[PDB]
């Protein structure tokens, strides 16, 4: 000096909703990360 | 060792 | 081979 990893932080999609609880829109089925927590 |  | 930065570890 470089790489992965561990960590704190923070955009992103998936595997997480036969992981958990709440919130919002919708008569309803359905849709939305809108909030918190957790795992690959 | 999901990417 | 999802993107950046500070600290720790391991490897070179």
């Nucleotide at each position: 000096g470089g790489g992965a990893u561990c960590u704190g932080u923070c955009a992103c999609c998936c595997c997480a909703u036969u992981g958990a609880u709440c919130g919002c829109c919708g008569a309803g089925a359905g849709g939305c990360u809108g909030a918190u927590c957790u795992g690959g | 060792u999901g990417g | 081979u999802a993107g950046g930065c500070g600290g720790g570890u391991c490897c070179c």
An RNA structure (7SK RNA) with a sequence from Homo sapiens, in which 55 nucleotides are resolved. The entry is an ensemble of 10 models. The 2018 paper behind the entry is "HIV-1 Tat interactions with cellular 7SK and viral TAR RNAs identifies dual structural mimicry". The entry is indexed under Transcription, RNA. The PDB entry is titled "Solution structure of 7SK stem-loop 1". Method: solution NMR. The entry became public in 2018. An Rfam search finds the family "7SK RNA" in it. Rfam describes the family as follows. 7SK was discovered as an abundant small nuclear RNA in the mid-70s but a possible function has only recently been suggested. Clan: 7SK clan. Rfam 15.1 lists 49,373 matches to the family in 668 species.